An RNA structure (PRPP riboswitch) with a sequence from Thermoanaerobacter mathranii, in which 108 nucleotides are resolved.
The structure was determined by X-ray diffraction at 2.49 A resolution and released in 2018.
Rfam match: Guanidine-I riboswitch aptamer.
The entry also models barium, magnesium and potassium ions.
Bound small molecules: 1-O-pyrophosphono-5-O-phosphono-alpha-D-ribofuranose (PRP).
[PDB]
C1' cells in the first nucleotide's frame, strides 16, 4: 500500500500546574500569632507522544 | 572508541483512575471515540 502492533531514555527547561511550606491580600489579635484565600502576575514545588536544548542510546556508512 | 549523515509523522474530541498537600499538556495512556494516509520499522 488494505488490516495489526509499534514509534529509545535521562536531565534541564517552556508553555501549562496547582497550595503543603514561605510571601502577600482579607479577618480577628490576647501584637506572640491564629483562621480563611491561589481568580495571588511572587519565592520554591511539578511540568509534556505530537515543545526546546542537551547528554545517552539505535541504525548508516567510511576510518580503526 | 574516532568522525560524518540519520532517528519520521502525530489534525478534533475525551470520560475514568493515580501521584506526591494538591492539580495539570505530568502516569495508565500516540488508552478510547471521531477523522482517513500525514508520514515510519515490524507481522499476518
Ligand atoms: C493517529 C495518530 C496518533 C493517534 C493519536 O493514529 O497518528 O498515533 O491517532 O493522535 P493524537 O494523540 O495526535 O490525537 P493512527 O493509528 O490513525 O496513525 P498511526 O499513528 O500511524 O497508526
Nucleotide at each position: 500500500g488494505u488490516g495489526a502492533a509499534a514509534g529509545u531514555g535521562u536531565a534541564c527547561c517552556u508553555a501549562g500546574g496547582g497550595u503543603u511550606c514561605c510571601a502577600g491580600c482579607c479577618u480577628a489579635u490576647u501584637u506572640g500569632u491564629a483562621g480563611g484565600u491561589g481568580u495571588u502576575c511572587g519565592g520554591a514545588c511539578c511540568g509534556a507522544g505530537c515543545g526546546g536544548u542537551a547528554c545517552a542510546g539505535g541504525u548508516a556508512u567510511a576510518u580503526u | 572508541a574516532u568522525a560524518u549523515a540519520c532517528c519520521a509523522c502525530a489534525c478534533c474530541u475525551u470520560a475514568g483512575g493515580g501521584a506526591c498537600a494538591a492539580a495539570a499538556g505530568c502516569c495508565c495512556g500516540g488508552g478510547a471515540g471521531g477523522a482517513u494516509a500525514g508520514g515510519u520499522u515490524u507481522c499476518a

Record summary
Keywords: Riboswitch, PRPP, ykkC, RNA. The depositors describe the entry as "PRPP riboswitch from T. mathranii bound to PRPP". The 2018 paper behind the entry is "Structures of two aptamers with differing ligand specificity reveal ruggedness in the functional landscape of RNA".